The RNA (SR1_chain_3) from Leishmania major strain Friedlin has 183 modelled nucleotides. The entry also models magnesium, sodium, potassium and zinc ions. The 2026 paper behind the entry is "A small nucleolar RNA dictates the structure and function of translating ribosomes in Leishmania". Method: cryo-EM, resolution 2.25 angstroms. The entry became public in 2025.
[PDB]
Context: bound to proteins that are not shown
RNA sequence: AGUGGUAAUGCGAAACACUUGCCAGGUAACAAAUCAAUCCUCCCACGGUGAGCUUUCUUUUCACCAUAAUCCAC
RNA sequence: CUUGGGCCUUUUUACUU
RNA sequence: CGCGUUGUUCGGAGCGGGGGCUCAAGAUUGAAAAAUGCAGCUCU
RNA sequence: GUACUGUCAU
RNA sequence: UUGUGAGUUCUGCGCAUUAAAGCAAAAACCUGGGGUGU
Numbered sequence: 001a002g003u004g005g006u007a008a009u010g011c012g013a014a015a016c017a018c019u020u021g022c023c024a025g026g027u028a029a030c031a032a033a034u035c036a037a038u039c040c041u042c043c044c045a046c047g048g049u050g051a052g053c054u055u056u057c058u059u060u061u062c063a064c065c066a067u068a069a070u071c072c073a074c
Numbered sequence: 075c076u077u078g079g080g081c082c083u084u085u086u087u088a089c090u091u
Numbered sequence: 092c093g094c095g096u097u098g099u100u101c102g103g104a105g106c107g108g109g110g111g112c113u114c115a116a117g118a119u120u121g122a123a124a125a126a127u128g129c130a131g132c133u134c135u
Numbered sequence: 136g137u138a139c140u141g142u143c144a145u
Numbered sequence: 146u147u148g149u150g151a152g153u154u155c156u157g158c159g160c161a162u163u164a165a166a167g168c169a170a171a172a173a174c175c176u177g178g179g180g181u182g183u
Stems, first nucleotide, its partner, number of pairs: 002011003017181003022178006035157002040152003043148001047065006066127001070122002073119001075117011092102002
Other pairs, nucleotide, nucleotide, family: 001015cSS001182tHS001183tWH007082cSS008111tWS013014cSS015182tWS021179tHS028172tHS029171tHH030170tWH034097cWS034158tWH037155tWS039153tHS044147cWW045146cWS067124tWS068124tHH069123tHS072120cWW074118cWW086106tWS088102tWS088103tWS088105tHS093106tSS094100cWW096098tHS123124cHS125126cSS125127tHS128145tWW129144cWW130143cWW131142cWW132141cWS133140cWW134139cWW135137cWW144145cHS163168tWH164166cSS
């Protein structure tokens, strides 16, 4: 043997440190409807790869295009 | 950076048929 | 009288405007992380 | 001719 | 990868619902008041 900001309140590398001697609060801890709505799902445009169809049409139809925790900065 | 809430400071001559 | 909701509100016990503090959800920046996954395709 | 291997969407 | 597209209770959300209905508790944990450091 904390510290800054008029204030709401900020600052962590280990004196802002110990507190079950004691006391007081808080978390844990619960709740409709309306309206917004997350992760995800579906559907649209957009562009690649492959596949289906092609007597005749369809710049077409189908599939896929994924990024887990834990962290950093803000 | 966005949205929503709480709060602080400032201005309050902010609400007169 | 003003602010505000789709909505039954709110204000000198401090509305609105300016500038701030903070909380809760995100957004973004990287590390992880392509070295993974999937499909296609080439050659042997 | 290896459940091989270069690569592109990436 | 684009959507003032459609769903979606995670969330905003409580001193929060009809109510002569008002919606468990505890462990554990957190912060402070005091004191110690002095």